[PDB]
Context: bound to proteins that are not shown
RNA sequence: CAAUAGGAGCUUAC
DNA sequence: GAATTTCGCGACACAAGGCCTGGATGTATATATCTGACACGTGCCTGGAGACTAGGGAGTAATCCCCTTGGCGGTTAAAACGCGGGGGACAGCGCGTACGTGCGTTTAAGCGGTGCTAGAGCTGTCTACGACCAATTGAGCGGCCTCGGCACCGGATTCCCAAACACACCAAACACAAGTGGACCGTAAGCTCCTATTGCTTTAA
DNA sequence: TTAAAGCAATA
DNA sequence: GGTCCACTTGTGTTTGGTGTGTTTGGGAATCCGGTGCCGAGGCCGCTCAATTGGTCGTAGACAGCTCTAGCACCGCTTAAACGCACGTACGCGCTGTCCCCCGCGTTTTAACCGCCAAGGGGATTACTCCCTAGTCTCCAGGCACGTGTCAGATATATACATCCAGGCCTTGTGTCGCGAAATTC
Numbered sequence: 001c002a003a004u005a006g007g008a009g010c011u012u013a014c
Numbered sequence: 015g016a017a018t019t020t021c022g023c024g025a026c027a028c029a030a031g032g033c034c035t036g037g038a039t040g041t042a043t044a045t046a047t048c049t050g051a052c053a054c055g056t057g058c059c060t061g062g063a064g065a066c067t068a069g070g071g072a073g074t075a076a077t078c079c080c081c082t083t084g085g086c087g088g089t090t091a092a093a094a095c096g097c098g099g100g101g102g103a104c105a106g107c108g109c110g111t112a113c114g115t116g117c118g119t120t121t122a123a124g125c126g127g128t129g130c131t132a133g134a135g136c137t138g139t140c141t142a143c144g145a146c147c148a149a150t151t152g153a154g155c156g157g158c159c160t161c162g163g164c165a166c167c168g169g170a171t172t173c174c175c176a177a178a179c180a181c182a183c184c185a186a187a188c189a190c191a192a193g194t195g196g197a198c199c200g201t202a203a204g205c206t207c208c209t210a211t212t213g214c215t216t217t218a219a
Numbered sequence: 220t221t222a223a224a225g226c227a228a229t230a
Numbered sequence: 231g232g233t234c235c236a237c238t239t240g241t242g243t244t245t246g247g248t249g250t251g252t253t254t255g256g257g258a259a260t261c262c263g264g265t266g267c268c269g270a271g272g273c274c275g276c277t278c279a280a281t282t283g284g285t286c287g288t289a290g291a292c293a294g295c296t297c298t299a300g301c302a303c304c305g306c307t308t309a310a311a312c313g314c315a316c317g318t319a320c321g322c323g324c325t326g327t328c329c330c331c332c333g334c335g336t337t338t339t340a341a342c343c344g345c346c347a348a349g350g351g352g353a354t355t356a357c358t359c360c361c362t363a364g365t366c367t368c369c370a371g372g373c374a375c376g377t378g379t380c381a382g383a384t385a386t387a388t389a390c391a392t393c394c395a396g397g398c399c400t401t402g403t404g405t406c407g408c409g410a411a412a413t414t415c
Base pairs, nucleotide, nucleotide: 004210005209006208007207008206009205010204011203012202013201014200015415016414017413018412019411020410021409022408023407024406025405026404027403028402029401030400031399032398033397034396035395036394037393038392039391040390041389042388043387044386045385046384047383048382049381050380051379052378053377054376055375056374057373058372059371060370061369062368063367064366065365066364067363068362069361070360071359072358073357074356075355076354077353078352079351080350081349082348083347084346085345086344087343088342089341090340091339092338093337094336095335096334097333098332099331100330101329102328103327104326105325106324107323108322109321110320111319112318113317114316115315116314117313118312119311120310121309122308123307124306125305126304127303128302129301130300131299132298133297134296135295136294137293138292139291140290141289142288143287144286145285146284147283148282149281150280151279152278153277154276155275156274157273158272159271160270161269162268163267164266165265166264167263168262169261170260171259172258173257174256175255176254177253178252179251180250181249182248183247184246185245186244187243188242189241190240191239192238193237194236196234211228217222218221219220
Other pairs, nucleotide, nucleotide, family: 032399cWW195235cWW212227cWW219221cWW
């Protein structure tokens, strides 16, 4: 001494 | 420094143009036929020559006068001369159709041969018509005279012309509007859930 | 006869 | 989803080049009025050429007769005309240029016009002579006719002269290839 990304969906407060 | 690409020059190939040679057709020549148009001999008879007259025509002399030539001056209209330019003559090219060349078919010209008759050409008669001549006269021609038609001059009218610019329509330069483009739409936060290329063909053990 | 890797492809 | 902006294309406006068309000053031909002048038209006196009347000769109008040569037709042969195809070369239109007549202004010269003189030659007249038409007579030259023969047309064959392309050769232009030069990596 090292815990992926991209999407969709549902939500929080204005 | 090396390589690639581009440009220029040279060589080769193709096309076009020019000159020469080769049948075909047309023209000139040499020859035998033969024929009809031209050249020559003949009778004759009518036109051309000969001799002579008589008379008009044409030639010659003389005269006059008119009209042609020659000369001069002046003036002014016409010719000669020079120059700018614009239109026409002439050269060159293209094209397209109409004219020339040639071929086959059709037509009527040309030649000959027959027949008919209208009309051209010639002849005789006799008669009307035109030449010739003398006399008459009036129509026409020369000469004079007058005036009006026409020429001429100037002034006004008009009539082409030759630019000349007006203005139009197709042109370039340029502006505005409409339609079809693009780009963006609060902030922060939470969770969960699913997907992260798939299928088919070929190769190797 | 079977398995793995690489390349290509739709409405 | 509706807005706005930007870019591109097409159709309209202005200024005007090239072109079609109308207008005006201005010389040039024309009209109009005056005028004057000379030739055309009329009148007179005269003369000579047209007219009248009459004689006479013959030119031609007419009849009539012959024979030729113009017209109509037919048939046959072949040469010429006609129609048509085909190609090229000439006419005609178009463009360009170059130059040589035209229009115009200036200078020069010689035509023209009026006038006068000289003389020559044309027109006229009168004289004369000689040359031609007319007549009658005579004969020979030229025309109509016939006959013979060779000059030229015609058919036949043969040699040489132009025409018409076509083929071959040469030159010029265009394209391709190779080499060299220049530029970039």
An RNA, together with DNA: 415 nucleotides with solved positions. The structure was determined by electron microscopy at 4.6 A resolution and released in 2022. It comes from the structure "RNA polymerase II transcribing a chromatosome (type II)". The entry has 17 different proteins, among them Histone H2B type 1-J, RNA polymerase II subunit and Histone H1.2. The sample was in a buffer at pH 7.5. Ions in the entry include zinc and magnesium.